[PDB]
Context: one part of a larger RNA, bound to proteins that are not shown
RNA sequence: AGUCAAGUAAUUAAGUGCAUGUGGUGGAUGCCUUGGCAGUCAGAGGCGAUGAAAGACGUGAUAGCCUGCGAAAAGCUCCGGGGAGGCGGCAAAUAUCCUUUGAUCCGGAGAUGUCUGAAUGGGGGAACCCACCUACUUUAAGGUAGGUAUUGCAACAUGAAUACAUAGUGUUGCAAGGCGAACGAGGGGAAGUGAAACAUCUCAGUACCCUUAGGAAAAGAAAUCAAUUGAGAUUCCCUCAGUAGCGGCGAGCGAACGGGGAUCAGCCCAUUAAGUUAUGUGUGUUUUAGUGGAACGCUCUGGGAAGUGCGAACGUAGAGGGUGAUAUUCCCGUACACGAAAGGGCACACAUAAUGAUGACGAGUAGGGCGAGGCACGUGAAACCUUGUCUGAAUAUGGGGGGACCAUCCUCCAAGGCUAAAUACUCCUGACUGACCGAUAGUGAACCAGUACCGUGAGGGAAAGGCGAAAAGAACCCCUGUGAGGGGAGUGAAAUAGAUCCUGAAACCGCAUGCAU
Numbered sequence: 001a002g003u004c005a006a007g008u009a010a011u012u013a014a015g016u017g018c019a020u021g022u023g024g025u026g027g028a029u030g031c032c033u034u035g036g037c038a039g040u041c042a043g044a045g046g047c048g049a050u051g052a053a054a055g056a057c058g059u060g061a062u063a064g065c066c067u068g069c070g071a072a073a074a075g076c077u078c079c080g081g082g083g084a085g086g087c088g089g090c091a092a093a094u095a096u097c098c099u100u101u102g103a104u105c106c107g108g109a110g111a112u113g114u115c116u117g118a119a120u121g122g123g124g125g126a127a128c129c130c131a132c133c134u135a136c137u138u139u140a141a142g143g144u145a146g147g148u149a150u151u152g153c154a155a156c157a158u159g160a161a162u163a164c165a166u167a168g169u170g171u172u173g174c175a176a177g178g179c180g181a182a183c184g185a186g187g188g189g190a191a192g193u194g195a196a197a198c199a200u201c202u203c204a205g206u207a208c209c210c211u212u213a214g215g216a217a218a219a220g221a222a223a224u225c226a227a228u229u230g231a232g233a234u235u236c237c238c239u240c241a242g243u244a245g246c247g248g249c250g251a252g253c254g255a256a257c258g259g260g261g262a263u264c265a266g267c268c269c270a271u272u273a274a275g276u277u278a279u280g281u282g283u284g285u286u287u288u289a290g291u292g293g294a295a296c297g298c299u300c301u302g303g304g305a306a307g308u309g310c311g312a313a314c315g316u317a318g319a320g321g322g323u324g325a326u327a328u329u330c331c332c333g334u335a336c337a338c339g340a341a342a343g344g345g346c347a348c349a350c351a352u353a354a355u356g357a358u359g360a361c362g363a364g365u366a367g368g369g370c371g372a373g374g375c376a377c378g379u380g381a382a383a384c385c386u387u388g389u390c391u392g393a394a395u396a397u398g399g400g401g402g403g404a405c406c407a408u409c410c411u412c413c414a415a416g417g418c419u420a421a422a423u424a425c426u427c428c429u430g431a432c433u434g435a436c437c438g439a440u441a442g443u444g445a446a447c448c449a450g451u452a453c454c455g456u457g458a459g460g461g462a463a464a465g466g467c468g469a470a471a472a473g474a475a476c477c478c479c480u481g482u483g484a485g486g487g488g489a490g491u492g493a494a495a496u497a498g499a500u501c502c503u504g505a506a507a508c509c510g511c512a513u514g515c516a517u
Base pairs, nucleotide, nucleotide: 015517016516017515018514019513020512021511022510023509024508030502031466032465035437036436037434038433039432040431041430042429043428044426045425046179047178054116055115056114057070058069059068064090065089066088076110077109078108079107080106081105085098086097121130122129123128131148132147133146134145135144136143137142150176151175152174153173154172155171156170157169158168183214184212185211186210187209188208194201198248224231225230235262236261237260238259239258245253246252266418267417268416269362275355276354278352279351280350281349282348284346285345286344288342290338291337292336296311297310298309300307312329313328314318320332321331322330367391368390369389370388371387372386373385374384398413399412400411401410402409453460454459473501476488477487478486479485
C1' cells in the first nucleotide's frame, strides 16, 4: 500500500417556514370640486274657463337621450344694446351654408301655441271613441272659423193638479270649480308613554281627518281692571315666578295684579263716519341690457414663472376667478364715473264708481232648574264665560261686575258694526356670509335619481367624481384569427400619466435569492 471489523462526518427537498427584492388583484389615504347644509340684508307671496299645476306625441346636425319650441314647431316680427364670429349639449370630426347689406348673443314687448288633464258637447280603460247647430267653402258622403257642461244670482218669456196663482220649464248676462311649500281661523279628535301595576289624571287639544282666507290672519276701543280711589283699545317681548293656587293633594299642571319695552288710531247705525279696493290723470324717486375703467423690466432654476435676487409704477382700484408652479401692474375683472326707445315697482294728490251699510241704542235677551265644556282652577267654600232641554224680567225711578252670600262704596252700559303698526312663515328671486361637509361625508340623488330595481297596489328605493397645460389619444413594423393582448418606433416634462388612465395602502395570490426542515 490492500482487505476485514468497529466508530463517526458531509451530501436529498416531493413540498413547506422566515427574511428580502420584484409583481398582480383591490380601491384606503392625500390633494381638488362640478354638489349640498345653515343664515343675514332687500323683494315677492300665488297660477287657473283668455283652459292652470303635471304629462303624451311631435319638431335638427346623423340614428337616440337631455334642453328649447308647438304643424309658423333648437324657432317668426320689431325696440334698444354690441361689433366678428356663429349653426344648443351628450360628442370628437367632416360638412352644407349664414355673416360689416351688422350675423350669433343679451334685455323688452307681440304672433303661433297639437292632444290629455278642474276638462266643461256625450261617453270612456288619460293622451281615445261618437255627435248636433251656424257662416264661408266643397263634383258629394270633405274642410276653415266657431257654438253646444253643471251649479248659484239677476232679467225676461212661458206654465200644472185648480180660477187667480204657485211649483215647474226655457232664453240671455255675471260668478264659481282645480293646483300649490309654510303661517291663520273653524268643525272632529286618539293611542304608545308617566304614575315604577292601573281606572281619576298625564301624554294632549299633540299626531291625524275635514272646511275655508290673506300677504299676513285673528283680536281690538271696557256692561275692563284696580282698591295708592288710581289706570285707560288690541297684539308681541322681559320680569313678577316655578310665586298664589289645582291635584287618587300622588305623578304632575301652573296664573294674575303691578313694573319695564316694540308699536300707537280711532270711528259709525238710515248719513257715502274713518279706512279699503279697481279705473284714469301729475307729482318723485328706485329696477329690467350695457360702456369706459390705472400702472413691470433684467438675471437664475425650471418642461412651463406668477418663484429666487436687483430695481420701478398705480391705488376712491392690494375683492376674486383664470393663465403650463405661488400675479395690484397678463386676461376677465374691482373702486369710480356713466347708462333706457319700451315695459315696470313703490310712497302722495286728484276725481270716477263701489264697499264699509236691509244698519237706526239692541227681548225669547240678561237671569234660573237639569247635563256638559273652557278658564292654571279635577264640583270643591266655586265667582266668571258658552249652551243641548224646560222656563224667563227690569229697561236709566234701570242694569252688570268687584271669586259662596248680604249691606255700603267704586266702576262700567251687554243683548249692532268697521279699523293700520308692532306679530308668524319661506314654494320662489338678487347680493353676501360660515372655527359647516368634501364622494361610506354633505340632500336619497355632485354622475341622464325618485332613475335602475322590488311590490297587484298604496309604497319602498340605490351604486356610480378625478389621463393630460394642451389629444399632441400612439403614423409605421412585428407575433396573433384583419380578434384580444403585447414588443419596438414616435408624442409628451412624465406612458408601472395609454384611455380598466393622479397617489395606489391592507387583507389575498405568484416568481427569484439566503438559511432551516
Molecule: 23s ribosomal RNA, nucleotides 8 to 524
Organism: Acinetobacter baumannii AB0057